[PDB]
Context: bound to proteins that are not shown
RNA sequence: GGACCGAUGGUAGUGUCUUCGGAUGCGAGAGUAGGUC
Numbered sequence: 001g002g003a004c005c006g007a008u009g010g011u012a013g014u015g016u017c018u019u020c021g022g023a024u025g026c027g028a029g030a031g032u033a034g035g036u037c
Base pairs, nucleotide, nucleotide: 002037003036004035005034013026014025015024016023017022
């Protein structure tokens, strides 16, 4: 004990606007599914 690589979505994380109180974004790594040999 196939090998290698590894999305989207997730949650972790991170802003932006701002009379600083309030509001509002974008979202990993790793794994999965899959691709390639």
Background: Solved structure of RNA (5S RRNA E-LOOP (5SE)), 37 nucleotides shown. The entry is an ensemble of 20 models. Protein in the same entry: RIBOSOMAL PROTEIN L25. The 1999 paper behind the entry is "The NMR structure of the 5S rRNA E-domain-protein L25 complex shows preformed and induced recognition". Entry title: NMR SOLUTION STRUCTURE OF THE 5S RRNA E-LOOP/L25 COMPLEX.